An RNA: 28 nucleotides with solved positions.

RNA sequence: UUAGACUUAAGUCU
RNA sequence: UUAGACUUAAGUCU
Numbered sequence: 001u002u003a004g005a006c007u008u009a010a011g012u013c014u
Numbered sequence: 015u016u017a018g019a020c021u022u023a024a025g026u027c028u
Stems, first nucleotide, its partner, number of pairs: 003028012
């Protein structure tokens, strides 16, 4: 220096 | 009363 997923929270949208 | 996507902030994992 690059990729991914989840958790908590906040925002925009359906 | 319930669903979804994205962004942000912080954390866990690959």

It comes from the structure "RNA UU template binding to AMP monomer". The entry is indexed under RNA, AMP. Dantsu et al. published it in Rsc Chem Biol in 2023: "Insight into the structures of unusual base pairs in RNA complexes containing a primer/template/adenosine ligand".